Method: electron microscopy, resolution 3.3 angstrom. The entry became public in 2022. An RNA structure (crRNA (44-MER)) from Escherichia coli, together with DNA, in which 113 nucleotides are resolved. Hu et al. published it in Mol.Cell in 2022: "Allosteric control of type I-A CRISPR-Cas3 complexes and establishment as effective nucleic acid detection and human genome editing tools". It comes from the structure "Cascade complex from type I-A CRISPR-Cas system". Among the 6 different proteins in the entry, which are not shown, are Cas8a, Cas5a and Cas11a. The sample was in a buffer at pH 7.5. The entry also models nickel(II) ions.
Context: bound to proteins that are not shown
DNA sequence: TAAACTGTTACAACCAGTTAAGGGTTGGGGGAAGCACTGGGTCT
DNA sequence: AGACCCAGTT
DNA sequence: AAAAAAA
DNA sequence: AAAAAAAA
C1' cells in the first nucleotide's frame, strides 16, 4: 500500500440476600408347618 | 465262617387376607431491566 | 468551524 | 372580550 | 331502537 491508513460497546457489577420438604403418621393386627405313619420285618 | 437284602426320600391344604400408596400448606416475594461518554442538521 | 436546539402556549 | 345547533 | 346472528 484498498471509499482504504489511525479504531476497546469500553469501561467496573456476589441475582442478589432471608428460607426445616418441614411437621403427625406401630403392615399393623389376627394368624401352631399342623396333623396321621414301627426304620420295620428276619437272620448263627 | 459271613459284612443289609428292600418297599419307602414325605403327602395334601396353602403361598397373604383387608385397609389405606401423602394429608395439609404454600408454588419466588422484591428491589431494577444501564447508568455517560460518542448529537445532525442549518444557518453565519 | 461555530451558534444553537432539542414538546402544552388555555 | 364579547364573532356558531339541539338529539 | 333495532333483532340479524360471535372464544351468553
Nucleotide at each position: 500500500a484498498u471509499u482504504g491508513a489511525a479504531a476497546g460497546a469500553g469501561u467496573g457489577c456476589u441475582u442478589c440476600c432471608c428460607c426445616a420438604a418441614a411437621c403427625c403418621c406401630u403392615u399393623a393386627a389376627c394368624u401352631g408347618g399342623u396333623u396321621g405313619u414301627a426304620a420295620c420285618a428276619g437272620u448263627u